Released in 2024, the model rests on cryo-EM data to a resolution of 2.9 angstroms. This is an experimental structure of RNA (18S ribosomal RNA, nucleotides 1 to 607) from Triticum aestivum, with 581 nucleotides shown. The 2024 paper behind the entry is "Boric acid intercepts 80S ribosome migration from AUG-stop by stabilizing eRF1".
Context: one part of a larger RNA, bound to proteins that are not shown
RNA sequence: UACCUGGUUGAUCCUGCCAGUAGUCAUAUGCUUGUCUCAAAGAUUAAGCCAUGCAUGUGCAAGUAUGAACCAAUUUGAACUGUGAAACUGCGAAUGGCUCAUUAAAUCAGUUAUAGUUUGUUUGAUGGUACGUGCUACUCGGAUAACCGUAGUAAUUCUAGAGCUAAUACGUGCAACAAACCCCGACUUCUGGGAGGGGCGCAUUUAUUAGAUAAA
RNA sequence: UCCGAUGAUUCAUGAUAACUCGACGGAUCGCACGGCCUUCGUGCCGGCGACGCAUCAUUCAAAUUUCUGCCCUAUCAACUUUCGAUGGUAGGAUAGGGGCCUACCAUGGUGGUGACGGGUGACGGAGAAUUAGGGUUCGAUUCCGGAGAGGGAGCCUGAGAAACGGCUACCACAUCCAAGGAAGGCAGCAGGCGCGCAAAUUACCCAAUCCUGACACGGGGAGGUAGUGACAAUAAAUAACAAUACCGGGCGCAUUAGUGUCUGGUAAUUGGAAUGAGUACAAUCUAAAUCCCUUAACGAGGAUCCAUUGGAGGGCAAGUCUGGUGCCAGCAGCCGCGGUAAUUCCAGCUCCAAUAGCGUAUAUU
Numbered sequence: 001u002a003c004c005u006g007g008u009u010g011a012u013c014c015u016g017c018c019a020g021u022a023g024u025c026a027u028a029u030g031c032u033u034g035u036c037u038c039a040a041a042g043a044u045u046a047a048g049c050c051a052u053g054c055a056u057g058u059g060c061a062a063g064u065a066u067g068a069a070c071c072a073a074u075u076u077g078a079a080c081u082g083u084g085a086a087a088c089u090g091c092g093a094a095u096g097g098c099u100c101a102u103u104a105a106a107u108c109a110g111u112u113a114u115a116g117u118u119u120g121u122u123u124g125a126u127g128g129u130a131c132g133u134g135c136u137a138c139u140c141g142g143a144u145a146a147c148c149g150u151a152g153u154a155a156u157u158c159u160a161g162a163g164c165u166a167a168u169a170c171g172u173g174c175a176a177c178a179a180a181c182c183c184c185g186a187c188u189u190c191u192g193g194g195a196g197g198g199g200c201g202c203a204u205u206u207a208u209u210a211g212a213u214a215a216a
Numbered sequence: 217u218c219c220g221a222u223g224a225u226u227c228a229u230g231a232u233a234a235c236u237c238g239a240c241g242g243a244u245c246g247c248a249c250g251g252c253c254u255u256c257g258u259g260c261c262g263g264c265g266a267c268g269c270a271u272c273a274u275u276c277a278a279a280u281u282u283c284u285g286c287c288c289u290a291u292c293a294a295c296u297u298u299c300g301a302u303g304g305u306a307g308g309a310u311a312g313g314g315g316c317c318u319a320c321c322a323u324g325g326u327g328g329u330g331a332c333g334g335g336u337g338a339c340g341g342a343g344a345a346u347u348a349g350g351g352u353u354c355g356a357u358u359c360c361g362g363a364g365a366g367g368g369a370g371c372c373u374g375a376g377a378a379a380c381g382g383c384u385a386c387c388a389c390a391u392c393c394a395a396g397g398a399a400g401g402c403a404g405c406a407g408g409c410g411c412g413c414a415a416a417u418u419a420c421c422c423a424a425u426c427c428u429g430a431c432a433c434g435g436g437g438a439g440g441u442a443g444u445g446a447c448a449a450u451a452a453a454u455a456a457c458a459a460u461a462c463c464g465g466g467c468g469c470a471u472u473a474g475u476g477u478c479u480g481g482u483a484a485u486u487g488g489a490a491u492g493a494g495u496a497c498a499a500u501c502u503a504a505a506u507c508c509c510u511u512a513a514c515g516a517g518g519a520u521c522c523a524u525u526g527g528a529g530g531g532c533a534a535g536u537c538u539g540g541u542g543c544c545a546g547c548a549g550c551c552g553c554g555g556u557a558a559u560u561c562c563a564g565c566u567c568c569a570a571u572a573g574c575g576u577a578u579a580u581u
Stems, first nucleotide, its partner, number of pairs: 004020004022581003026578006035451001037449001041444001042411001048409003052406003057091002063088002069083002089430001098364003108285003113280002117278002123273003127269001141170001147163001150160001152158001182199003187194002201240001202238001203236001205234006220227001242267001244266003250261003287335003294326003301323008339361003343354004366387002369384003389400001391398002417442001419441003425438001426436003457487002460483001463481001465477001494514001498510001524570005529551002535565001537564004546553002
Other pairs, nucleotide, nucleotide, family: 006530cSS006550tSS008015tWH009011tHS020532tHS032446tWH032572tWS036450cWW038448cWW039447tHS040445tHS044414tWS045412cWS046410tSS047099cHS051407tHS051418tWW054437tHS058429tSS059063cWH059088tWH061246cSS062265tSS064166cSS065085tHH067085cWW068084tWW072079cWW086146cSS087145cSS088167tWS094374tHS094376cWW097365cWW101363tWS104336tWH106286tWH108340tSS111282cWW112281cWW116280tWS117311cSS119276cWS121275cWW122274cWW126270cWW128176tSS131132tHS132138tHH136177cWS139140cSS144167tHS145165tWH146164tWH148162cWW149161cWH151159cWW153155tHS154394tHS154397tWS155397tWS167169tHS172243tWH175176cHS178179cHS179180cSS181200cWW186195tHS203239tWS204235cWW211228tHS212218cHS212219tHS222224tHS225226tSS238239cHS247263cWW255257cSS257259cWS279312tWS290331tWH292332cWW293327tWS293330tHS294331tWS297301cHS298299cWS300303cWH300321tWH301324tWS302324cSS304315cWH310312tHS315320cWH342355tHS364403tSS368385cWH372379tWH373377tWH374376tHS379382tHS380383tHS388401cWW393396tWS402406cWH404437cSS406418cSS412414tHS420503tWS421423cHS422438tWH423440tWS424439tWS441505tWS446572cWS454523cWH455489cWW456488cWW459485cWH462482cWW464465cHS466477tWS468469cHH472473cSS473474cWS491516tWH493515tHS496511cWW496512tWS497511tHS499509cWW500508tHS501507tHS502504tHS515521tWS516517cHS516518cWS523571tWS524573tSS527534tWS531549cWH532549tWH533568cSS541544cWS541558tWH544554tHS545554tHS545558tWW548551tHS552560tWS
């Protein structure tokens, strides 16, 4: 290193394969094995089957603490104070990890589109009217955990009944103009009008309408 | 006097008429105090913030979606269409386009430029091995995309799942039962059985990288650290220096000589120097450990602190050695060796190649 050698014949030159010769981030196996650094590893056959243990929970000064504790400990009017476990509430557990069975324009890659869509969260902006006859806000509901206690079932975050008590859980309920325009419309005068007082946040669905040219 | 945007919108957006049994429009929670009375009354205020509802934009994303591109096979030439196959119109459903689905209508759609069908020990790519170039073969695997959680299916919650470390049913497999019932899913980490030619510990920790939650603090078999580990890959010991030597080539006399130059070596010859493999304080290391890297005292005579695996006819580097065998046992990738003098077997000796590595088998270059 852009390379070949042995084998058909008595010998020769070919065709042509067999065999050798090198590697594998390519697996097993055998023999052998002192040091330093590095690192693949139940994919292949069985996406066959699993004992056991773990792999997802979570708390702030900022939703709810006399339910029983702890530490201050009270001058015994107010505190469950300061720290809290449990528990209700909110959020997360749709990511990661594993594997490659099905899958042959399919997944996928580069490249497009969404004016055909959803999008917790972040970041920025934004937010009136609930009824009052829009002449400026109109009142505050029980019941459920932790807890106490009675129990059933062999049974396990199986399960029933009674007694309490919380809310940023659940259910209600006050709402900020000129009303800015638009339709009625007593009468007034004649209207091209003035009009007394009745009807209108934001969303939602439908309909009508606006959203403008081409130079003297 | 006409005045927002696009390549392009009945666009953005405005006005109006109504319609809804409206999701909405704060009865929430912290510290900090600190201006001043109106009744001097937690007195009128008024701050910064924590959470929350609603529209638009943004961001983190998806869902569909255009064009081109994929292995072998024709002993696979037609396939699709009643009952969606290709298009039309109206609907329904969806988050939304669409035969996605429905009713009616038309007869289309694909095909030697290989449709349709079969095979794949077939997830796709980024990549990998080999490489003069051109190529050939591989790609389960740590990054990206997809798909699945024993096989099918159907769902709840939720912004997001057709989720399985959620549920419901069936199919298969199996656990407990007090026999009435109950509870299931390691293709997550470790581990066991099986299957095989074929693969590790039922270890420690959230310290790093990040993720998650009400959170500066909790958790994390993610992930990292250690044990097993000749999968691959790196560096690199197993002696160096001297003089004696029976000796051995030149080189100084080259004649006749002799030794003496690089020591080439049998030399358990001799002499002290060098040092780590090892072992051991400490320190460091580390989440804590251990290993490394530093480093007190020990750590060498060659029998030991001993290097092996394949070969010696040719290919192909290295025996016309010696004992055994006698077409036996065997060797031999190939050609061949072996029938009593075997360069080829079985052995000893010596040599050869590579060397902490080497041989064999199988796929591939």
It holds a match to the Rfam family "Eukaryotic small subunit ribosomal RNA". The family has 90 seed sequences and 75,755 matches in Rfam 15.1. On this family, see Yusupov et al., Science 2001: "Crystal structure of the ribosome at 5.5 A resolution". Its Rfam clan is "SSU clan". It comes from the structure "Wheat 80S ribosome stalled on AUG-Stop boron dependently". Among the 74 different proteins in the entry, which are not shown, are 60S ribosomal protein eL14, 40S ribosomal protein uS7 and 60S ribosomal protein eL41. The entry is indexed under ribosome, TRANSLATION. The sample was in a buffer at pH 7. Ions in the entry include magnesium and zinc.